[PDB]
This is an experimental structure of RNA (23S rRNA, nucleotides 1262 to 2017) from Escherichia coli K-12, with 755 nucleotides shown. Ions in the entry include magnesium and zinc. Primary citation: Noeske et al., Nat.Struct.Mol.Biol. (2015), "High-resolution structure of the Escherichia coli ribosome". Among the 51 different proteins in the entry, which are not shown, are 30S ribosomal protein S18, 50S ribosomal protein L32 and 50S ribosomal protein L11. It comes from the structure "High-resolution structure of the Escherichia coli ribosome". Crystallisation conditions: PEG8k, MPD. The source organism's lineage runs through Bacteria, Pseudomonadota, Gammaproteobacteria, Escherichia and Escherichia coli. Method: X-ray diffraction, resolution 2.1 angstroms. The entry became public in 2015. Keywords: Protein biosynthesis, ribosomes, RNA, transfer, exit, peptidyl, 30S, 70S, 16S, ribosomal subunit, posttranscriptional modification, posttranslational modification, RIBOSOME. It holds a match to the Rfam family "Bacterial large subunit ribosomal RNA". Its family is annotated with ribosome and structural constituent of ribosome in the Gene Ontology.
Context: one part of a larger RNA, bound to proteins that are not shown
C1' cells in the first nucleotide's frame, strides 16, 4: 500500500452558563452553580522513583481530541537539624573469617572474631513564616549526652560477677484521654415568600513539650547484724544459711489540677490594596454529659503450644592507682561533625511496554441514622475520571415494570425472581449429647401524649461533718444524661418502609471434621488430618546433606527419632507362606581375587657319524591345593506385594 | 424347581463378617416396589456379585460441606411469548486515528 478516513478515543461520578487570556476556548484561569468520593477517591509515612516541586516562558513532538494548558521543552528557582532519620553503640536469622579441619586444582566447612535490623540504645514542644523548607528558618519555652574550669564532699577502677534490658497465647473491665453533644459564654443576625426579639439563627468558644504535685490504679514486707563448698580471681553485689526489730517501706503508675501562658491563636473589626493581598487590632475562650479499638496496661485473672540476643543502663570487685587520677553535685562555660530532608506515594511521578479499572506494607477515624471500621446521606479534604456535538433504528450490553400461568425452560431452576433485623413465643428425626437450631412457624415494630412536663438506671454538684488534710472519707441530692414497658390517641396500601439484610424442608453416593491443591479450563470423593499398625533406630543411633571436613536428626535418647501404609469414632479386620518380597540358619553342594602342585612346550651345555634324545638356567602354558559372603536348600513372615476355585449327582409334584 | 447333603478334579488356600445392578452390574432402562398423568435419574427391596469384601481396610455413623444424585414448598421473563421504559454502544457531524489478512 490494503482494510479504511472503518474499530476505537480506557470505568455511565456530570454537567450549564457568565467573564478573561488568546490567532483559535466544551476542556486552561475567574466567577455563580450542579453532581461524585469521604474507614477515602482526603491526609500523612515507609518502599520504589529521581527534580516529577516553585516560578517564568514557549507548543512542534509527547498528551489517544482542541490546547494559550501539562508530570511535555527551556531557563531559573527551591531541600537549612545537638534532641526527626541514618551513620553511630548492640546484637537475631545468616553471611564472612586469622591461625584450624577438609578437599585432584577450583574450593567446601569452622575457631577467636568481625559484619548484619526486620528488633534494643541520649534529648523538642507550640506558634507564625515561603512561589516552592521547615518539629531544620523565626518567636516564646525547653530538653539530652560528653569535654574544660570552680567550689563542696568522696573509694575510683573490666573484655569480667549480679542486676535490670528482657519478651507468649486467650479472657475480664474498671479508670481515663483524644474526641463528640448539649447548656453557657462572646460576636454578628432579624431574613427575597405566611411566622420569625425569642424557649429564635449562625459561628467560635483553640492552647504543645517541659517543669510542679504522686492520683485511679499495679507488684513488693522492711530495716540490722552474724556466718558460707555457689557466681572460672575477687566483691561491700547476687545466691545460700541464722538471730535482731519495726509495722510501714519502698518500687511502678494513666489522667487529673497547676504552671509553661504578662503569651500564642482566635469571629470580627478598622486602615491601605496593583485587588493577588499586607498592615494594624482582636470578643468569648466555661461547664456538664458521652466516649475509644489510643493510654494506665511489659499490668491483671487465666491456659499451654510454655513465649529472642546482646549492648545502653544500675550495682560488685579484679589488674591495677592510691594527697593524683577517677566518682557525686551546683553553677559557670564550650561541644553535638556527616549524609537524608524538594516532589509523588494505595499513585498519571512505584511494578504492570501506556497518562493502564490491575499489583503495592504502616498511620489517622469528625457529623446523623446505625451492633459496627457494614450501609446511605454529609463535614474537612479531594474530584467530574483529556474527544465531544446531536440521533433515539435493528441488535449488543447493564438496567426497571409486567395481564394469565408458573420450571411448562433446560443436561441442570443456568440466570433471574425470592428470604433477610430485633425481641418474645415455639420449633421434629437423629445424635458422639455439644449438637441438629436461626430448624420449621407465629406474634410485635412509626408517631403523639400519660404513667413520669423523662421513668428504671448512669453520672453527680451546692452544703454538713470528720479527717493520719488530700488529687482524702463520709453525707448529701442540685444540674446534666437517659433506654425500655403499658395505657390511650393517631397517619397511611404498606413503620425491620431506604442502603443494609439467612430462602426453608425431605431422601440417597462420598470424605469424618477445620484445613491443602493444579498462580493461569479440575477445589474435588484429590492431599493433609487427630487416631490405629507394621518397621528400623542403644546414641558417633537409624535416617538424610556432603569424595571430605561438618552438620542436621538433636544440645532430643526407645513414653524417642526415621520410614511404609491406613486415616475421626462405632461395631469390627476370617483363610491362604505355592509365587514374589523380607527375617532367620548352618551342615552339604557350588562359587572370586589370592596361593601355583603337577603335566606338556620354547631355548641349549652335552651324547650321538644320525634321525633324534637333552642336565641346569631363563621362559611360554597347565591349574592340584587354600579360599567368605552369595546362591542351592531348611525354617519363618500378609496392618509385606498379593490371592481367596471348577464339575457331576442327590429331597415327599 | 432348588439342594442343607455326597462325589470328583484343581488349589497355597479357595470369601467368614458385612455389603451387593453398587462412584464397581456387560447383557441393562435387569425385575419387583414407591414417587409422576407419564421416571433410561431418584429412593426401597430381590441376588443373576460379567468383574464387592476386611488398615490395597469392611460395614455403618452424629456433625460438617461454594462436593455428586433425587423430591417439595416458596419464587419468579427460565419458559408459553414476548411488551413497554431507562441508560452505555450501534446511526449522523466534527478532531484523532489501528489491526487481522492479501
Nucleotide at each position: 500500500a490494503u482494510a479504511a478516513g472503518u474499530a476505537a478515543c480506557g470505568a455511565u461520578a456530570a454537567a450549564g452558563c457568565g467573564g478573561g487570556u488568546g490567532a483559535a476556548a466544551a476542556g486552561c484561569c475567574c466567577g455563580c452553580u450542579c453532581g461524585c468520593c469521604g474507614g477515602a477517591a482526603g491526609a500523612c509515612c515507609a518502599a520504589g522513583g529521581g527534580u516529577u516541586c516553585c516560578u517564568g516562558u514557549c507548543c512542534a513532538a509527547c498528551g489517544u481530541u482542541a490546547a494559550u494548558c501539562g508530570g511535555g521543552g527551556c531557563a531559573g528557582g527551591g531541600u537549612g537539624a545537638g534532641u526527626c532519620g541514618a551513620c553511630c553503640c548492640c546484637u537475631a536469622a545468616g553471611g564472612c573469617g586469622a591461625g584450624g579441619c577438609c578437599g585432584a586444582a577450583a574450593g567446601g566447612c569452622g575457631u577467636a572474631g568481625u559484619c548484619g535490623a526486620u528488633g534494643g540504645g541520649a534529648a523538642a514542644c507550640a506558634g507564625g513564616u515561603u512561589a516552592a523548607u521547615a518539629u531544620u528558618c523565626c518567636u516564646g519555652u525547653a530538653c539530652u549526652u560528653g569535654g574544660u574550669g570552680u567550689u563542696a564532699c568522696u573509694g575510683c577502677g573490666a573484655a569480667g560477677g549480679g542486676g535490670g534490658g528482657a519478651c507468649g497465647g486467650a479472657g475480664a473491665a474498671g479508670g481515663c484521654u483524644a474526641u463528640g453533644u448539649u447548656g453557657g459564654c462572646c460576636g454578628g443576625g432579624c431574613g427575597a415568600c405566611g411566622g420569625u426579639u425569642g424557649u429564635c439563627c449562625c459561628g467560635g468558644u483553640u492552647u504543645a513539650a517541659g517543669c510542679g504535685u504522686g492520683u485511679a490504679g499495679g507488684c513488693u514486707g522492711g530495716u540490722u547484724u552474724u556466718c558460707c563448698a555457689g557466681g572460672c580471681a575477687a566483691a561491700u553485689c547476687c545466691g545460700g544459711a541464722a538471730a535482731a526489730u519495726c509495722a510501714a517501706g519502698g518500687c511502678u503508675g494513666a489522667g487529673g489540677c497547676g504552671u509553661g501562658a504578662u503569651g500564642a491563636c482566635g469571629a470580627g473589626g478598622c486602615a491601605c490594596u496593583a485587588c493577588g493581598g499586607u498592615g494594624c487590632u482582636g470578643a468569648a475562650g466555661c461547664a456538664a454529659c458521652a466516649a475509644a479499638u489510643g493510654c494506665c496496661c511489659u499490668g491483671c485473672u487465666u491456659c499451654c503450644a510454655g513465649g529472642a540476643a546482646a549492648a545502653g543502663c544500675c550495682u560488685c570487685u579484679a589488674a591495677g592507682c592510691a594527697u593524683c587520677a577517677g566518682g557525686u553535685a551546683a553553677c559557670a562555660u564550650c561541644a553535638a561533625a556527616u549524609c537524608g530532608u524538594a516532589c509523588c506515594c494505595c499513585a498519571a511521578a512505584c511494578c504492570g511496554a501506556c497518562a493502564c479499572a490491575g499489583g503495592u506494607g504502616g498511620u489517622c477515624a469528625g457529623g446523623u441514622a446505625g451492633a459496627g471500621a457494614a450501609u446511605a446521606c454529609c463535614a474537612a479534604g479531594g474530584c467530574g475520571c483529556u474527544u465531544g456535538a446531536g440521533a433515539g433504528a435493528a441488535c449488543u450490553c447493564g438496567g426497571g415494570u409486567g395481564a394469565a400461568g408458573g420450571a411448562a425452560c433446560u443436561a441442570g431452576g443456568c440466570a433471574a425472581a425470592a428470604u433477610g433485623g430485633u425481641g418474645c413465643c415455639g420449633u421434629a428425626a437423629c445424635u458422639u449429647c455439644g449438637g441438629g437450631a436461626g430448624a420449621a412457624g407465629g406474634c410485635a415494630c412509626g408517631c403523639u401524649g400519660a404513667u413520669a412536663u423523662g421513668u428504671a438506671g448512669g453520672u453527680g454538684a451546692g452544703g454538713u461533718c470528720c479527717c493520719u488534710c488530700g488529687c482524702g472519707g463520709a453525707u448529701g441530692g442540685a444540674g446534666c444524661u437517659g433506654a425500655a414497658a403499658u395505657c390511650a390517641g393517631u397517619c397511611g396500601a404498606a413503620g425491620a418502609u431506604a442502603c443494609c439484610a439467612g430462602c426453608u424442608g425431605g431422601c440417597u453416593g462420598c470424605a469424618a471434621c477445620u484445613g491443602u491443591u493444579u498462580a493461569u479450563u479440575a477445589a474435588a470423593a484429590a492431599c493433609a488430618c487427630a487416631g490405629c499398625a507394621c518397621u528400623g533406630u542403644g546414641c558417633a543411633a537409624a535416617c538424610a546433606c556432603g569424595a571430605a571436613a561438618g552438620u542436621g536428626g538433636a544440645c532430643g535418647u526407645a513414653u524417642a527419632c526415621g520410614g511404609u501404609g491406613u486415616g475421626a469414632c462405632g461395631c469390627c479386620u476370617g483363610c491362604c507362606c505355592g509365587g514374589u518380597g523380607c527375617c532367620g540358619g548352618a551342615a552339604g553342594g557350588u562359587u572370586a581375587a589370592u596361593u601355583g602342585a603337577u603335566g606338556g612346550g620354547g631355548u641349549u651345555a652335552g651324547c650321538g657319524c644320525a634321525a633324534g634324545c637333552g642336565a641346569a638356567g631363563c621362559u611360554c602354558u597347565u591349574g592340584a591345593u587354600c579360599g567368605a559372603a552369595g546362591c542351592c536348600c531348611c525354617g519363618g513372615u500378609a496392618a509385606a506385594c498379593g490371592g481367596c476355585g471348577g464339575c457331576c449327582g442327590u429331597a415327599a409334584c | 424347581a432348588u439342594a442343607a447333603c455326597g462325589g470328583u478334579c484343581c488349589u497355597a488356600a479357595g470369601g467368614u463378617a458385612g455389603c451387593g445392578a453398587a462412584a464397581u452390574u456387560c447383557c441393562u432402562u435387569g425385575u419387583c416396589g414407591g414417587g409422576u398423568a407419564a421416571g433410561u435419574u431418584c429412593c426401597g427391596a430381590c441376588c443373576u456379585g460379567c468383574a464387592c469384601g476386611a488398615a490395597u481396610g469392611g460395614c455403618g455413623u452424629a456433625a460438617u460441606g461454594a462436593u455428586g444424585g433425587c423430591c417439595a414448598g416458596g419464587c419468579u421473563g427460565u419458559c408459553u411469548c414476548c411488551a413497554c421504559c431507562c441508560g452505555a454502544g450501534a446511526c449522523u457531524c466534527a478532531g484523532u486515528g489501528a489491526a487481522a489478512u492479501u